[PDB]
Context: bound to proteins that are not shown
RNA sequence: UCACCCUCGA
DNA sequence: TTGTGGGAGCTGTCACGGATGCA
DNA sequence: TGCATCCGTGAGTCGAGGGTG
Numbered sequence: 001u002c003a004c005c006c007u008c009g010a
Numbered sequence: 011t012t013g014t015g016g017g018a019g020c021t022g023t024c025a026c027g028g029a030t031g032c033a
Numbered sequence: 034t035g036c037a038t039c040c041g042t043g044a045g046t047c048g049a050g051g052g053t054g
Stems, first nucleotide, its partner, number of pairs: 002054009023044005029038002033034001
Other pairs, nucleotide, nucleotide, family: 028039cWS031036cWW032035cWW033035cWS
C1' cells in the first nucleotide's frame, strides 16, 4: 500500500 | 456438557423537507 | 384524518507527518 484516529501546513 | 448469572457509552450541532404514525 | 413529530441529508479544497486495528 487498506482503513481509522491524532497533530499540523495555505 | 449443571445448581452462579441484567451490557458501554453517550448528546454540548443546526437547518430543512418529507414521510410516519399517533390519537 | 388533521397535524405534530420523527427521520434522513447536508455541512470547502489541497498538502505533511505519526500511531494502531